An RNA structure (RNA hairpin C-U12), in which 33 nucleotides are resolved. It comes from the structure "Human Dis3L2 in complex with hairpin C-U12". Keywords: 3'-5' exonuclease, ds-RNA bound exonuclease, human exonuclease, RNA BINDING PROTEIN-RNA complex. Method: cryo-electron microscopy, resolution 3.1 angstroms. The entry became public in 2023. It was solved together with DIS3-like exonuclease 2.

Context: bound to proteins that are not shown
RNA sequence: UCGGCGCCUUUCGAGGCGCCGUUUUUUUUUUUU
Repeated sequence: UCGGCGCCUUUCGAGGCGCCGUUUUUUUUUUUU
């Protein structure tokens, strides 16, 4: 990165807290701006 479910706060633009199920991170060298 999410999928599902429960709850709370909204000016409907959305956020936050849990329970399962997933998957372990590397973007560099050279030249001129």